[PDB]
Context: bound to proteins that are not shown
RNA sequence: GACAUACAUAAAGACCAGGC
DNA sequence: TCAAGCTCAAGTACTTAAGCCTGGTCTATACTAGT
DNA sequence: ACTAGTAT
DNA sequence: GAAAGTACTTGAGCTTGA
Numbered sequence: 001g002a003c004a005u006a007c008a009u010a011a012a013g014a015c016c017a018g019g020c
Numbered sequence: 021t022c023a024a025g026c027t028c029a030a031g032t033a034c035t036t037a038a039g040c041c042t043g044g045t046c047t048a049t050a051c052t053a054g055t
Numbered sequence: 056a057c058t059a060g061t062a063t
Numbered sequence: 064g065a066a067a068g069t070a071c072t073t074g075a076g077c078t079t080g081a
Stems, first nucleotide, its partner, number of pairs: 012047009021081016048063003052059002055056001
Other pairs, nucleotide, nucleotide, family: 004006cHS005007tHS006008cHS008009cWS051060cWW054057cWW
C1' cells in the first nucleotide's frame, strides 16, 4: 500500500400492454 | 399581328399531430474467405 | 467442409 | 382505406407594345 465509499452496468433502440 | 411579360390558378411537396408515469420482451442475417 | 468474421 | 392545410413554383392565358 487500499475503503473502485467512481452506488456503474444502466445495452440503446424498439415495439407491446396498462395507469391518470 | 406577334412576341414578351406579368398575373393567376392549379398541382405538388413538406411539417406537424397531449401531459406525466409504471411494467415487459427482444435485439440480424447472408456469405466467403479462411482455415 | 464449415465457421466465424465481415458488411449492409 | 379511414391527414389535413399552407406555401411555393410552374404553366398557361391575356393584354400591351412594338